[PDB]
An RNA structure (Telomerase TR) with a sequence from Oryzias latipes, in which 47 nucleotides are resolved.

Context: bound to proteins that are not shown
RNA sequence: GGAACGCCGCGGUCAGCUCGGCUGCUGCGAAGAGU
RNA sequence: CUCUGUUGUUCC
Numbered sequence: 001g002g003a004a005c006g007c008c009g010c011g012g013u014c015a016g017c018u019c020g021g022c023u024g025c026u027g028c029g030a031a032g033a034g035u
Numbered sequence: 036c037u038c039u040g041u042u043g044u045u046c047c
Base pairs, nucleotide, nucleotide: 001047002046003045004044008029009028010027011026012025014024015023016022017021031039032038033037034036
Other pairs, nucleotide, nucleotide, family: 005029tWH007044cWS017019cWS019021tWS023024cHS030040tWS
C1' cells in the first nucleotide's frame, strides 16, 4: 500500500427482549478535520 | 502548513 474479522483491541447516535443487560446483526484498528 | 490524535490485531 491492498485486504480481513479467527486471534485481541475499540465500537455501533441499530434491531429484537417483555427491555439499564443479555444476543442478533454489524463497523473500525492511525489517521481525521481544517486549509 | 494549524488543531486533535497512533506501538505491536490479523493476512500477502
On the sample the depositors note: RNA was prepared by in vitro transcription with T7 RNA polymerase. It was solved by X-ray diffraction to 3 angstrom. The 2014 paper behind the entry is "Structural basis for protein-RNA recognition in telomerase". It comes from the structure "Crystal structure of the TRBD domain of TERT and the CR4/5 of TR". Crystallisation conditions: 100 mM sodium acetate, pH 4.5, 1 M ammonium sulfate, 0.3 M sodium chloride, VAPOR DIFFUSION, SITTING DROP, temperature 277K.